[PDB]
RNA sequence: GGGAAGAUAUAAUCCUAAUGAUAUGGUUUGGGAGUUUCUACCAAGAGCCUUAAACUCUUGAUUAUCUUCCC
Ligand code: ADE
Repeated sequence: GGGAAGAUAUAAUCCUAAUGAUAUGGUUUGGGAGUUUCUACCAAGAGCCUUAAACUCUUGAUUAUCUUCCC
C1' cells in the first nucleotide's frame, strides 16, 4: 500500500426559514448547529396520524484518525 475487523468522531442526527401533500399522502429547498476532524449528513422499508397537522421508528454507509490481523 490493498483487504478485513476494532476503536475514536456523529446520534448518517438536530435546529431554523420557506415550500408542498393528506391513508393512492407525508414533498421540495436555502441556511445553521454538531467533530481537537477533511468530508458526509442519504437511502430503503415499516409504523403512526381516521382527514386533522404533524410525523415517528427500524435497518443499511461514507469520510477522517488510530491500533490490530491477513495477502
Ligand atoms: N464526522 C463525524 N462522524 C462522521 C461520520 N460517521 N461520517 C462522516 N463524517 C463524520
Molecule: Vibrio vulnificus Adenine Riboswitch
Organism: Vibrio vulnificus